The PDB entry is titled "Structure of West Nile Virus 3'- stem-loop_50NTS". This is an experimental structure of RNA with a sequence from West Nile virus, with 50 nucleotides shown. NCBI's taxonomy places the organism under Viruses, Kitrinoviricota, Amarillovirales, Flaviviridae, Orthoflavivirus nilense. The work is reported in "Structure of Essential RNA Regulatory Elements in the West Nile Virus 3'-Terminal Stem Loop" (Zhu et al., J.Mol.Biol., 2024).
RNA sequence: GGAUCUUCUGCUCUGCACAACCUUCGGGUGGUGCGAGAACACAGGAUACC
Numbered sequence: 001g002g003a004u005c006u007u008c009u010g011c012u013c014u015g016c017a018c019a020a021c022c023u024u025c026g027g028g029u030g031g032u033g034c035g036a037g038a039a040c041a042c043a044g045g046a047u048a049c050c
Stems, first nucleotide, its partner, number of pairs: 001050002003047005009041002012038003015034004020029003
Other pairs, nucleotide, nucleotide, family: 002048cWW011039cWW019030cWW023026tWS
């Protein structure tokens, strides 16, 4: 230095909600918010091997 595991941080993707617009009210199209899940990228710690 590398691999694996764990924690933290930073991004990406997904879901839900709330308002706006359109429509025949069922639906559709963008924005915001919220809650989790899943990758990726760095930091710390641990283990194993070389």